Released in 2025, the model rests on electron microscopy data to a resolution of 2.77 angstroms. 28S rRNA, nucleotides 2357 to 3888 from Homo sapiens: 858 nucleotides with solved positions.

Context: one part of a larger RNA, bound to proteins that are not shown
RNA sequence: GGUAGUAGCAAAUAUUCAAACGAGAACUUUGAAGGCCGAAGUGGAGAAGGGUUCCAUGUGAACAGCAGUUGAACAUGGGUCAGUCGGUCCUGAGAGAUGGGCGAGCGCCGUUCCGAAGGGACGGGCGAUGGCCUCCGUUGCCCUCGGCCGAUCGAAAGGGAGUCGGGUUCAGAUCCCCGAAUCCGGAGUGGCGGAGAUGGGCGCCGCGAGGCGUCCAGUGCGGUAACGCGACCGAUCCCGGAGAAGCCGGCGGGAGCCCCGGGGAGAGUUCUCUUUUCUUUGUGAAGGGCAGGGCGCCCUGGAAUGGGUUCGCCCCGAGAGAGGGGCCCGUGCCUUGGAAAGCGUCGCGGUUCCGGCGGCGUCCGGUGAGCUCUCGCUGGCCCUUGAAAAUCCGGGGGAGAGGGUGUAAAUCUCGCGCCGGGCCGUACCCAUAUCCGCAGCAGGUCUCCAAGGUGAACAGCCUCUGGCAUGUUGGAACAAUGUAGGUAAGGGAAGUCGGCAAGCCGGAUCCGUAACUUCGGGAUAAGGAUUGGCUCUAAGGGCUGGGUCGGUCG
RNA sequence: CGGCCGGCGCCUAGCAGCCGACUUAGAACUGGUGCGGACCAGGGGAAUCCGACUGUUUAAUUAAAACAAAGCAUCGCGAAGGCCCGCGGCGGGUGUUGACGCGAUGUGAUUUCUGCCCAGUGCUCUGAAUGUCAAAGUGAAGAAAUUCAAUGAAGCGCGGGUAAACGGCGGGAGUAACUAUGACUCUCUUAAGGUAGCCAAAUGCCUCGUCAUCUAAUUAGUGACGCGCAUGAA
RNA sequence: GGAUGAACGAGAUUCCCACUGUCCCUACCUACUAUCCAGCGAAACCACAGCCAAGGGAACGGGCUUGGCG
Repeated sequence: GGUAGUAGCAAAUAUUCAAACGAGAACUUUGAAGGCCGAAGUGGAGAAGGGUUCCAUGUGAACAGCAGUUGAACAUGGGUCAGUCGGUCCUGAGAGAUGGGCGAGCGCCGUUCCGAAGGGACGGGCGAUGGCCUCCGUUGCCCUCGGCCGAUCGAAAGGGAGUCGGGUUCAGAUCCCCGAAUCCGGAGUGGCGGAGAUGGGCGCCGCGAGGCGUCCAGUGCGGUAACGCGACCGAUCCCGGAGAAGCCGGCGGGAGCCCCGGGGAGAGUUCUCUUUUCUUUGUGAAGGGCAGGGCGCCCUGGAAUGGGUUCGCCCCGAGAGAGGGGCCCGUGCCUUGGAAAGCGUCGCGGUUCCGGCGGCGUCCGGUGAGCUCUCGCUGGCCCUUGAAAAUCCGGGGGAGAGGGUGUAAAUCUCGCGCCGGGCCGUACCCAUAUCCGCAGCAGGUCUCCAAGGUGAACAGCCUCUGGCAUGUUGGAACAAUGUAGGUAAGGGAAGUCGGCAAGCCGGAUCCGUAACUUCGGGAUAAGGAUUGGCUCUAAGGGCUGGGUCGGUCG
Repeated sequence: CGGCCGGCGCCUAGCAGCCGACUUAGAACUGGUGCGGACCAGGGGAAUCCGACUGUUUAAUUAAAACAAAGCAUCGCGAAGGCCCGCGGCGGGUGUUGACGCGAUGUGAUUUCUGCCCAGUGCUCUGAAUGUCAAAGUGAAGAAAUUCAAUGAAGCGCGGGUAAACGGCGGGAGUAACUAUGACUCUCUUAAGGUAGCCAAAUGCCUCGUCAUCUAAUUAGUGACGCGCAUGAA
Repeated sequence: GGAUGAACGAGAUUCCCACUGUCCCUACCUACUAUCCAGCGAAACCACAGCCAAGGGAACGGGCUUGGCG
């Protein structure tokens, strides 16, 4: 080349009208309409992976299997801001040096085993005074104490201190700005307070009060207790706690959402009706106070005629019931934050593009086997018992330190103040088009949030918020054959290897259920009846208050 | 028109008011008998075979009766050990273990049973005089190389055990007062001769076996029979 | 491993009730195609090609022979 302008551009319901830009519009954009995803999404955000695809402008070569005025294309520019979001730190399963062993050898075995494996310490002494030589900071050596008994690596889902609210961009924000905090580390010359801690005895003076001298205390205080208060000396060492624990069940508290009744503000309908329908109607972290929940915490007391009590349980002379307390959590409410911000409305100025300015409002309630998180209580299951380590804290002990009664010392986990927090990541996609599958491939790819109706329901079906344009083309017809879906008189498996495929049945309530059996089951056996709408009737609960009265004036 | 105590009274068969969810049952009326009106949403029964069940499996033609399983049984081992890795180290796994544990097998819940055979091949116990038996060592001959002899480790032979080890588990004749079968009797032979059961079974050639049932008609199914080519007990 | 035995099984088999387009015996309807058009646009395969009967032939020819025809 023929095939051949042929196969084909047919999985997931769907598009239409007008206008704009433009040479050019089925495909772009805007508006209107009709639909779909229907919260287990075609929505909103991440992990891995990609690596600039993100954003703005421009182009219409090629690419986006039709087109394109569009693009994840092309070109030119721009964009990723951290003490408190992660890495970084810890260890896990494991990996892996050294010592040692092996091995021709590169090396590999081994990870505590055949090692002299602690290089640190506020403690005391010997000294060098280095120096503001008072006195404490330096430094060398000695004594004493010192087993992480093993390097090191190993998690962007495990452990792991501490940042939230509002605004802002074309594209960044828990990172920028504004405002509120907070953690860790440091302060040698000690930053300020407060605590320790500042009282009694005796002589005197003094009218009393109050002063002088001397002596003696003083490493806090309260509560019967649980424990409390703002600190509350203290080393080596020792003990303990937290970190630090499975799965499942049933209850209860709190929040968010949902629902109902009103009051506003703005919209919608008004052919008739509808005081109607829809939308909206905030208070972060961190402190303080108060509800609420929990306690296997304390005191009194001593219980059978046993009592208390849960949905279930379960509890009690090893101390029930009752009364009175204590502690923990407090994510709820109020308050500081706070209304100045935000939001909704109604206006007024302009700074070509104002965190502009102003008015009003941001209110009162009720519900619940509701759903989702969270907190708590109490159970069940295991020949299954459900990490470790960094890191932080408490206690025991008392080696020591501190001062001589001073406006005092050592010390301080109390209040306030001062300084610092380096490095790396941070855009975007996260999928019927940004990842893998040769591709914009019906495949594959780990999670978080989750409205209304029906309903048992996270089912299916319809809808709101949000999103999309029917899945790499359109137009006109409605032949065969197909793919997918239905119906079919009479018969009812005669079809076929074979009831393959299709069809019948199906939810709930009330009855009623055989053989057999390992006695648990079979079992929704089989079989039968009912089911709409409307108007009623019964039953199933929760909160308060029940006084016999002026004998008198709080 | 309000308060502290009190002479001041009997809800004690409980009342009065207010508020509140859903749910169930019943009745009347009513529609062209239609009503779980869409959606959601088991066809059922009688048997046979196999596998107990739940689980798993050939990614891309086999989801099964296959594998696993609990249960049952057997075997090895007391650590200088059993089983296993390792080129090598007294190296490593089980083992942070210790017989109610590790390791190696078979069978496959429960119930009821699991018969006979140790001749064969395995495995294992005992060395008893013991046969054979390499290297080394010993003795002898030789000038030496070398040759010969004696001695004698495991193993193998010899001797026991063991089949929930692998496996195996017979023929031919005659015989009962009708026939037909053969309870019974003879022999040959094995290591033992297939027991309890079960069957034309997913196992039977002949075979579409024979009888009954199921149908109008059945190489199908079920029940029964059994000299079963070639059923059968972890 | 022999025989059983509930429960169970996307396991193999037989029958029954119900059910039906499996069938008698097919028909009609719907969606998407196919179809025609605008745009776009492959691949497999290819000695040459492409009407038969008979004959003979590597014993079943598109080609050869003879006819049929085109």

The sample was in a buffer at pH 7.4. Ions in the entry include magnesium and zinc. Primary citation: Zheng et al., Nat Commun (2025), "Visualizing the translation landscape in human cells at high resolution". The PDB entry is titled "In situ human unrotated hibernating without CCDC124 state 80S ribosome". Rfam match: Eukaryotic large subunit ribosomal RNA. A reference for the family is Yusupov et al. (2001), "Crystal structure of the ribosome at 5.5 A resolution", Science.